About this RNA: An RNA with a sequence from Neurospora: 21 nucleotides with solved positions. The structure was determined by solution-state NMR and released in 2014. Taxonomically the source falls in Sordariaceae (Eukaryota, Opisthokonta, Ascomycota, Sordariomycetes). Bouchard and Legault published it in Biochemistry in 2014: "Structural insights into substrate recognition by the neurospora varkud satellite ribozyme: importance of u-turns at the kissing-loop junction". The entry is an ensemble of 21 models.
RNA sequence: GCGGCAGUUGACUACUGUCGC
Numbered sequence: 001g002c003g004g005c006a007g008u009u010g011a012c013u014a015c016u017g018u019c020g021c
Base pairs, nucleotide, nucleotide: 001021002020003019004018005017006016007015
């Protein structure tokens, strides 16, 4: 320094817990 899951609101240009290299 990086890749990913789920949740999420009357709505999103946005958010949360966390695995590992």